Notes
The RNA has 33 modelled nucleotides. Crystallisation conditions: 50mM HEPES, 20% PEG 3550, 0.2M Tri-lithium citrate, 80mM NH4SO4, pH 7.5, VAPOR DIFFUSION, temperature 293K. Released in 2008, the model rests on X-ray crystallography data to a resolution of 2.8 angstrom. Toh et al. published it in Embo J. in 2008: "Molecular basis for maintenance of fidelity during the CCA-adding reaction by a CCA-adding enzyme".

Context: bound to proteins that are not shown
């Protein structure tokens, strides 16, 4: 750096968001050399 699971705040959309589009902090798994 990229997959996976998990926790804390927020933005935006929205008639309604834990549930949909992001973002910042944070556990723990993993894969490529």
């Nucleotide at each position: 750096g990229g997959c996976c699971c998990g926790g804390g705040g927020c933005g935006g959309u929205u008639c309604g968001a834990u549930u949909c589009c992001g973002c910042c902090c944070u556990g723990g798994g993993c894969c490529a050399a």

It was solved together with CCA-adding enzyme. The entry is indexed under TRANSFERASE/RNA, ATP-binding, Magnesium, Metal-binding, Nucleotide-binding, Nucleotidyltransferase, RNA repair, RNA-binding, tRNA processing, TRANSFERASE-RNA complex. It comes from the structure "Complex structure of AFCCA with tRNAminiDA".